[PDB]
Context: bound to proteins that are not shown
RNA sequence: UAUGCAUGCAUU
RNA sequence: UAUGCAUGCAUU
Numbered sequence: 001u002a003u004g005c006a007u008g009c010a011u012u
Numbered sequence: 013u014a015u016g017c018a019u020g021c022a023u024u
Stems, first nucleotide, its partner, number of pairs: 002023010
């Protein structure tokens, strides 16, 4: 750097 | 359902 997962908030 | 943000872990 980009992506994944975990937990929560918001939008839809 | 998809997206943004928060906190952590991982890949790179």